Solved structure of RNA (23S rRNA, nucleotides 412 to 1123) from Vairimorpha necatrix, 622 nucleotides shown.
[PDB]
Context: one part of a larger RNA, bound to proteins that are not shown
RNA sequence: UUUAGCCUUAUUUUUAAGGACCCGUCUUGAAACACGGACCAAGGAGAUUAUAAUUAUAGCAAGAUAAAAAU
RNA sequence: AAUCUUUAUUAACUUGAUUAGUUAUAAUUAUAAGACCCGAAACACAGUGAACUAUACAUGUUCUGGUUGAAGAUAAGCA
RNA sequence: AGUUUAUUGGAAGACCAUAAUCAUUCUGACGUGCAAAUCGAUGAUUUAAGAUGUGUAUAGUGGCGAAAGACCAAUCGAACUGUGUGGUAGCUGGUUCACAGCGAAAUGUCUCUCAGGACAGCAGUUAUUAUUAUAUAGGACAUAGAUGUAGGACACUGUUAUAGUU
RNA sequence: AACUAUGAGAAAUCUUUAAUUCUAUGGAAUUAUAUAAAUUAAAUUUAUAUAAUGAAUCUAUUGUAUAACUAGUGGGCACAUGAUUGUAAGAAUGAUGUGCAAAAAGGGAUGAACCUUAUGAAACAUUAAAUAUUCUAAAUAGUAGAUAUUAUACCAUAAAUAUGAUGAAUACA
RNA sequence: UGUAUUAUUGUAUAAAAUGGAAGAAGAUUACUACUUUUAUGAGAUGUUUCUAA
RNA sequence: UAUUUAGGUAGCUGUGCAAUUUGUUUGUAUUGAAGUAUAUAUGUGAGUAUAUAUAGAAGAAACAAAUGAGCCGAUCUUGG
Numbered sequence: 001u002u003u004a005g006c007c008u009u010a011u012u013u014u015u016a017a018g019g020a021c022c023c024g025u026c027u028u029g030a031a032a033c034a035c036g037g038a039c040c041a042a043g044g045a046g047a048u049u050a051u052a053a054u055u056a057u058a059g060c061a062a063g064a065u066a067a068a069a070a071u
Numbered sequence: 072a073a074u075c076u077u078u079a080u081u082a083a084c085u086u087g088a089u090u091a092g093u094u095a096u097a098a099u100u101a102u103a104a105g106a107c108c109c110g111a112a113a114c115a116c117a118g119u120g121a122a123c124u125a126u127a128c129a130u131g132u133u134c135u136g137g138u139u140g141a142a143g144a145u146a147a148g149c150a
Numbered sequence: 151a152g153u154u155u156a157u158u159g160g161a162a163g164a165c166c167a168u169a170a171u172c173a174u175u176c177u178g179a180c181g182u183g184c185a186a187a188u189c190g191a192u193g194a195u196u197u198a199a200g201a202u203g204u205g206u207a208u209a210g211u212g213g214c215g216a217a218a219g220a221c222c223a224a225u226c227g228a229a230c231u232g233u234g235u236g237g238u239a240g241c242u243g244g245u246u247c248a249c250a251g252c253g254a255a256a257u258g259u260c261u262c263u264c265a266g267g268a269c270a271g272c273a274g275u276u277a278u279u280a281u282u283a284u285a286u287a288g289g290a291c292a293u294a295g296a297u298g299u300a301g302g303a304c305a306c307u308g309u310u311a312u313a314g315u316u
Numbered sequence: 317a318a319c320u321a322u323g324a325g326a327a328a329u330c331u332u333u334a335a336u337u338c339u340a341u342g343g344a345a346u347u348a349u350a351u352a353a354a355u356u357a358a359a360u361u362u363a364u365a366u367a368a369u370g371a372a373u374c375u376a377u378u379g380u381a382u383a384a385c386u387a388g389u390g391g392g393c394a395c396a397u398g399a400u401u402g403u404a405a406g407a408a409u410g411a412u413g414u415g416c417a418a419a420a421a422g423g424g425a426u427g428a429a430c431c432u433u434a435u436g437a438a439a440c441a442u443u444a445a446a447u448a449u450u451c452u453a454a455a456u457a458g459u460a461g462a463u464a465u466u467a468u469a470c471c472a473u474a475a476a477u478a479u480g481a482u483g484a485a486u487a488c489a
Numbered sequence: 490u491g492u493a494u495u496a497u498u499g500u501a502u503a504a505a506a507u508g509g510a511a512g513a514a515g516a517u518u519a520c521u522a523c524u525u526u527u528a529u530g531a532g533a534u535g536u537u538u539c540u541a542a
Numbered sequence: 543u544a545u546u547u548a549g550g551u552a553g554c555u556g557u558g559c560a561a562u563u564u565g566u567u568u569g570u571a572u573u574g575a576a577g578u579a580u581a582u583a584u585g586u587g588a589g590u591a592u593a594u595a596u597a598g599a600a601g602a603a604a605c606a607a608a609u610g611a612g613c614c615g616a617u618c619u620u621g622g
Stems, first nucleotide, its partner, number of pairs: 006019005022037003039622005048104011060092001063075003107244002110241001114234006125208009135167004143158007171194002175191002178189002210226001212222002247558006257270005271389002273386006285377003289374002291342006301332001302330001307326001311322006345369007354361001392416006400408002421432003436539005442533001446529001448527001449514002455526001458523004477501005484495006541547001559612001561609008570600001577596001579594006
Other pairs, nucleotide, nucleotide, family: 025034cWW026030tWH027029tHS028428tWS044616tHS045244tSS045613tWH046245cWS059093cWW079086cWW081083tHS104106tHS111238tWH120210tWH121124tWS121208tWH121213tWS134168cWW140160tSS140161tHS142159tHS168196tWH174192cWW180185cHS209212cSS210229tHS214220cWW248587cSS253552tHS254551tWH255389tSS255418tHH256417tHS279380cWW298299cHS298333tWS299334tWH300333tHS303305cHS303329cWW304326tWH306329cWS310323cWS343370tSS352362cWW355360cWW356358tHS393429tWS398410cWH399409cWW415429cSS416428cSS420433tHS421531cSS422445tSS430469cWS432444cSS434532cWS443531tWH445530tHS447528cWW451512cWW453529cSS456519cWH457525cWW467515cWW482496cWW511514tWH569601cWH574598tWS574599tHS575598tHS575600tSS576597tHS578595cWW
């Protein structure tokens, strides 16, 4: 032996009453008879450079500066 | 040394004072660099194949039994 | 002049079978198979424009072809290997930690433009300043005005049924 | 041909003409003096200065105004009111308002848009929308009628037509 | 007591494909029409405690 | 002294937790460091701290710096 897993309240917590369709994604609209995903570990995608502009900060200021090089 | 404040305007001639700047550190945005990551059908340069299969040329090899009856030839008749 | 009958002879891209070869039908078997094309029965084929070993010649905008775009190492309406190469994609797919403040558009114009762009609109962040409260308002009231839609009419424009009088 | 009557009419006709929608005013004006190269027949006008004299429609708002830089979006759909094409459609295309998209809880058995309704974590009392035989919290709390397996706001269909019944009403026999 | 209309109301007209939908069981006082009271019931609205510039 | 404000897809800004390496300061460890497995407390949350068992040689905190800096998905790659 007539019902997987989850949330709330209860020392009738290997049960009882209510709630609760599988996630991600395009889409006016997805639990969909729309696509990807049987299970674990490790890896895996707006960092760098040149040229401009705005904001914040520092030195000097009618002027400002470690251009290549040199003692 | 140079550059920026400020090539002062105009194509040029003719003319002309005036908006505190410049050098660095950091964040964001734009353009170009493989440029957020993975993905085509194609194009050009330089090379390898006639052991499968196709064609030509040279040289070799390619089992056994039956059916039918064109040319050629011979005879016997008729004439 | 010839003409019937019987023998001899053994020509042909003539006829038929075995071994060998090919592939018409059952649309049979098998169909994560014995096998990346096989097996069984039934068929077609025979001295030739045949079948087959080896050697030399023909190479990719090229070769070979009794012609189907067929074949050139399980690949052919342009073979295979390396480089330019991290080729371009207005097109599909993905993009990794918590809390707090604020919060949209699917509309107008131009575009070899309609699965895409730029300008305008809607949003966020930071900053300076008070009689621009002697001011503003998707409001109301008082005053002065603009208009030709429902209703109305047959007087203008378009349309329609019948009776009378001079 | 001219006059008089009773009838029918208009998206591209008008002797006419509302409800509504929108624009403008509700504080500055007067006096004195001066300036011109405008203007007039003319100090004569049109304009400009300086001095002084001021809070005047109801309600709300403690701020208002100005710059700089930068993202997403440009396939929309539904309800109520009113329209164009179409025989018609969960059909196609415009106008005003509010929604879903991007919006929780409660009710319509179930449902993107229907009806109540503004937003941190909890406890106690009062209502709205809707309901009170039982599933299911809450009175089978009243007057009367319906005989047909009767009973849904959006909402998940029914007509032309023919005949019954009331201690209903009015006219007549 | 009956013939005419008007108002309210009942039946016929009314036909489909697996076993069926007032939400269901069932209801004739659980259907329909019109009034007054009582109660249940939402981040609504009141009262108290606590967290966010 | 919020008796007034608090939902939110695309999107913009602020305060904070996790990892590897560099300069300075402070400290732990063979009577036992790093790792791993079970409990308990604490934080609204990313997370942190302690206790017991096992194992055997190096690791933590504060003020500043540099990035190859945080996975459930891509008919994702490799192994079991």
The structure was determined by cryo-EM at 3.4 A resolution and released in 2019.
Among the 75 different proteins in the entry, which are not shown, are MDF1, eS6 and eL40.
Ions in the entry include magnesium and zinc.
The entry is indexed under Microsporidia, Ribosome, Intracellular Parasite.
The reconstruction used 185,445 particles.
Rfam match: Archaeal large subunit ribosomal RNA. The family is grouped with related families in Rfam's "LSU clan". For this family Rfam cites "Crystal structure of the ribosome at 5.5 A resolution" (Yusupov et al., Science, 2001).